[PDB]
Solved structure of RNA, together with DNA, 37 nucleotides shown. Among the 12 different proteins in the entry, which are not shown, are DNA-directed RNA polymerase II subunit RPB3, DNA-directed RNA polymerase II subunit RPB4 and DNA-directed RNA polymerase II subunit RPB11. The structure was determined by X-ray crystallography at 3.6 angstroms resolution and released in 2009. Crystals were grown from: 200mM ammonium acetate, 300mM SODIUM ACETATE, 50mM Hepes pH 7.0, 4-6% PEG 6000, 5mM TCEP, VAPOR DIFFUSION, HANGING DROP, temperature 295K. It comes from the structure "Complete RNA polymerase II elongation complex III with a T-U mismatch and a frayed RNA 3'-uridine".

Context: bound to proteins that are not shown
RNA sequence: CAACCAGGCUU
DNA sequence: AAGTAGTTATGCCTGGTCA
DNA sequence: ACTACTT
Numbered sequence: 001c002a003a004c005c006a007g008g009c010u011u
Numbered sequence: 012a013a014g015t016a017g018t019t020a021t022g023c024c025t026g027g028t029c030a
Numbered sequence: 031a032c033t034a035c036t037t
Stems, first nucleotide, its partner, number of pairs: 003028007012037007
Other pairs, nucleotide, nucleotide, family: 002029cWW010021cWW
């Protein structure tokens, strides 16, 4: 020291 | 005239798969 | 959505 997807928060 | 692709707010933080 | 280039 990663991609990809998914989800959530920003009266 | 109809279809197709491009672009679609900022930033931070998980949870699951993969060579 | 909304615009442009293709169909």